[PDB]
Context: bound to proteins that are not shown
RNA sequence: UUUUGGCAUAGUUGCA
DNA sequence: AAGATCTGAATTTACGGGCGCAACTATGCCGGACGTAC
DNA sequence: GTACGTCCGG
DNA sequence: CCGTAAATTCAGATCTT
Numbered sequence: 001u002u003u004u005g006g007c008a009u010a011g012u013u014g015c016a
Numbered sequence: 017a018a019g020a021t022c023t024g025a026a027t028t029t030a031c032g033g034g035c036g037c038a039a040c041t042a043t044g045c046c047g048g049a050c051g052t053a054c
Numbered sequence: 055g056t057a058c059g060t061c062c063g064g
Numbered sequence: 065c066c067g068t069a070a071a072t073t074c075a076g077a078t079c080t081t
Base pairs, nucleotide, nucleotide: 009042010041011040012039013038014037015036018080019079021077023075024074025073026072027071028070029069030068031067032066033065047062048061049060050059051058053056054055
């Protein structure tokens, strides 16, 4: 010397 | 006149939708087959 | 010979 | 739930007889 990130679920909870 | 047809008008399944966002959690897809070592 | 154990087929 | 939407059965009407 300039990176980084799992997708889809299920449950719980806050305000409206 | 009678009929068969037959063609437009009353009754049954069957998709397909179902609040704004926030926040947090916690969980997740093998068995035969082939070798190698001991 | 026996089991394990980890690499390929459904 | 409900709105279409397709599918099944019944009364004129022209044709057929």

The RNA, together with DNA, has 81 modelled nucleotides. Su and Vos published it in Mol.Cell in 2024: "Distinct negative elongation factor conformations regulate RNA polymerase II promoter-proximal pausing". The entry has 17 different proteins, among them DNA-directed RNA polymerase II subunit RPB3, DNA-directed RNA polymerase II subunit E and DNA-directed RNA polymerase subunit beta. It comes from the structure "Structure of poised transcription complex Pol II-DSIF-NELF - pre-translocated". The structure was determined by electron microscopy at 2.7 angstrom resolution and released in 2024.